């Protein structure tokens, strides 16, 4: 040490959770819920390839055309949105609830995802914690229980300390529930009674944040805009649901697009440089007698708000860049109605009652002004669309589930050294003094002042480099080389774990493109791979048979021995084999 | 500014210099071998220059093979997930700060008595808590 | 105007 992130094993199974069903318990008028037991599962709980199965959907309603209809076209009903009018309502107001029509938008259905809210139990914490029981001599271990947030408090725990943690009580606080139930209301909402609720996930993404219930934008935060009991709480809008539901894929033709071509040196704006390595390209046109960008004038066109649509665009604000998002803006396509009106229009750019007038925006254009070096192409790549071919589909469909094989950053399990701190013991040449302080003589040691428990249980304050235990610890890529961890965890014994190939093949390097291609990786080939001697000493066994610690040689393993050696004797064997952590040595600032 | 060369019980600290050609060329002894070296001698000679170790070893990445993910695009591009992870390669930067206390030392002080209490530095020990403005 | 990730 920045929530997790090592290695090994099992592995989509299982513990655990959750839902459902059955039985019990406490509380309570019920009811939701909470606790316990036992079964059970389309759930949490995967990926890739394959093959064949089991269940099994749906288009708001009606009517037309139609071979067909959920699809196309009508009517009608819902639900939203921007406004208008009215209120049975709340409010100071903004706004909110409700009613009334008109318009706009929407498969309103099904399936899967996703999002919000409360619980839940998962990562981490609380936690080397507390309480009860059980186990142990003890340190402590196991099981169960205990927290709405938040604030005091401070038992316990950690640390050398400052400090950190703090469901041990106790005292305040009285919230959430897209929870239950009962009243009131048309409804927003208001009230009574209950249930439940530790922090974290405000971790962009590999791990957990899940399942499950309810809901579909109702949510923290943020921005913009209203409003005035002025910073001001109260509101509104956006973020704040998506993909499928019949076409999809490969290929051929055609079109319009998009991405990469960095950097250094340096430039009449050329040219050169780089790769791990090649006698490889990086053309060409136009350009400082200005590429381009901006700005200004000229002309055309000229306003269209809500909603919908678009391979559309964007500034600023962070502390500096980069990337994305939210807001707020800009452009284009399409485009209402309620309602007002001098009936022409307005709502729906600005002025105007109208006629009309004006401007933003768009579209191109300029010995036009400002600034200054590329633009077009080329090369490689990417997707889109239109048409055509082929295959598979369009109800026994999608979805969900099931089967086989293989895999693993799910999950579950394991072990782990140094070191720190405790527990029980054992022993010691070993009883003499040992500790403390605002006292002195010493720069300081030294000896006594005073104090402290003990001083024969002999070892009294200490030393075994003591033995057996307990808790904590233990998971972050970049210089080389070791050791320890570790004859471990774990795995394997010929259907063979693992190892080595200087043996092929493929993917594979650092301006962009091509070729070759180191390490690494994959597939395939080969080679190794579980000892190979002594019926021996000894014991087990029935006075029977049957073995090896040891040892000898062979292999196989790497070092000391010549103060250090070119091949040799001992060490020492004998299936492979990790990781976190710890400690050296060299090398380098 | 070395190591003590030695002595002081660990006193403290003292002696004592074991000290500074601060470089090469040839000879000789050097276990090396002609690929050195060590010291003594003669010459050249910059004709004025040399010895220090304790403590740190991290980080931004990028490339490409295997294996996944988020965001953005119509897609390749882009930004990231500890360089995403696992394994190789590779280019730069760096080779550390700060708070808190702790070991020790230094000055004051409160004060009359603190090694010991406070205050100011240095110091050394702790990945105990921050910096992680370069990501 | 805002902060999310390196």
């Nucleotide at each position: 040490g920045g929530g997790c992130g090592a290695c090994c094993g099992u592995g989509a199974a299982a513990c655990g959770g959750c839902g459902c069903u059955g039985g019990g318990c406490a509380g309570g008028a019920a009811a939701u819920g909470g606790c316990c037991c036992a079964g059970u599962g389309a759930c949490c709980u995967g990926g890739u390839c394959a093959a064949u199965g089991g269940u099994g959907a749906a288009a708001a309603u009606c009517g037309g055309u139609g071979a067909a209809a959920g699809a196309c076209c009508g009517a009608c009903c819902g639900g939203u949105g921007g406004g208008g009018c009215g209120u049975a309502u709340c409010g100071a107001a903004a706004g909110a609830g409700c009613g009334c029509a008109a318009c706009g938008c929407c498969u309103g259905c099904c399936g899967c995802a996703c999002a919000g809210g409360a619980u839940g139990g998962c990562u981490u914490c609380u936690g080397a914690g507390g309480u009860a029981c059980c186990g142990g001599u003890g340190a402590c271990g196991g099981u169960a229980c205990a927290g709405a947030a938040c604030g005091c408090g401070g038992a316990g725990g950690g640390g050398a300390a400052a400090c950190c943690u703090g469901g041990a009580a106790g005292c305040g606080a009285g919230g959430g529930c897209a929870c239950c139930u009962c009243g009131g209301g048309a409804a927003a909402c208001c009230g009574g009674g209950g249930g439940u609720c530790g922090a974290u996930g405000c971790a962009u993404a590999g791990c957990u944040c899940a399942a499950a219930c309810c809901u579909g934008u109702a949510a923290c935060g943020g921005c913009a805009c209203c409003a005035g009991u002025g910073a001001a709480g109260g509101g509104u809008g956006c973020u704040g649901u998506g993909c499928g539901g019949a076409g999809c894929a490969a290929c051929g033709u055609g079109g319009a697009g998009c991405c990469a071509c960095a950097g250094g040196c340096a430039u009449g704006a050329a040219g050169c440089c780089g790769u791990g390595g090649u006698u490889c390209g990086u053309a060409g046109u136009c350009g400082a007698u200005g590429a381009g960008a901006c700005a200004a004038g000229c002309g055309g066109u000229g306003a269209g708000u809500a909603a919908g649509g678009g391979a559309a665009g964007g500034g600023c604000u962070g502390c500096g860049a980069a990337c994305a998002u939210c807001g707020c803006c800009u452009c284009c396509c399409c485009g209402a109605a309620a309602u007002c009106c001098a009936a022409g229009g307005a709502a729906a750019g600005c002025c105007g009652a109208a006629a009309g007038g004006c401007u933003a925006g768009c579209c191109g254009c300029u010995u036009u002004g400002u600034u200054g070096a590329g633009a077009c192409a080329g090369u490689g790549g990417c997707g889109c669309c239109a048409c055509g071919u082929u295959g598979c589909g369009c109800a026994u469909u999608a979805g969900c589930c099931g089967u086989g094989a293989c895999c693993u950053a799910a999950a579950c399990g394991g072990g782990g050294a140094a070191c720190c701190u405790c527990u029980u013991g054992g022993c010691c040449g070993u009883a003499c003094c040992g500790a403390c302080u605002c006292g002195g003589g010493u720069g300081g040691c030294a000896c006594c002042g005073g104090u402290c428990g003990g001083g024969c249980u002999c070892g009294a304050u200490g030393g075994c480099u003591c033995a057996a235990g307990a808790g904590g610890g233990g998971g972050u890529g970049a210089u080389g080389u070791g050791a320890u961890g570790a004859u471990u965890a774990g795995g394997g014994u010929u259907u063979g774990a693992c190892c080595c190939g200087u043996g092929a093949u493929g993917c594979g390097a650092u301006a962009c493109g091509a070729c070759c291609g180191a390490a690494g990786c994959a597939u395939c080939c080969g080679g190794g791979g579980a000892g190979c001697u002594g019926u021996c000493u000894g014991a087990c066994g029935a006075a029977g048979a049957g073995u090896c610690g040891g040892c000898a040689g062979c292999a196989g393993u790497g070092g000391g021995u010549u103060u250090g050696g070119c091949g040799a004797c001992c060490c020492g064997c004998u299936c492979c084999g990790a990781a976190a952590g710890u400690c050296g040595c060299a090398a380098g600032c | 500014g070395c190591c003590g060369g030695g002595g002081c019980g660990c006193c403290a600290c003292c002696c004592c210099g074991g000290a500074a050609g601060u470089g090469a060329u040839g000879c000789g002894a050097g276990u090396c071998g002609c690929a050195a070296c060590u010291c003594g001698c003669a010459u050249c000679a910059c004709a004025a220059g040399c010895a220090a170790a304790c403590g740190c070893u991290g980080u931004a990445g990028c490339c490409g093979c295997g294996u996944g993910c988020c965001u953005c695009u119509a897609a390749u591009a882009g930004g990231g997930c500890u360089g995403g992870c696992g394994c190789g390669g590779u280019u730069g930067c760096g080779a550390a700060g700060g708070g808190c206390g702790c070991u020790g030392g230094u000055g004051a002080g409160u004060g009359c008595a603190a090694c010991u209490c406070u205050c100011a530095c240095c110091u050394u020990c702790g990945a105990c808590c921050c910096a992680a403005u370069c990501c | 105007g805002a902060a999310g990730u390196u």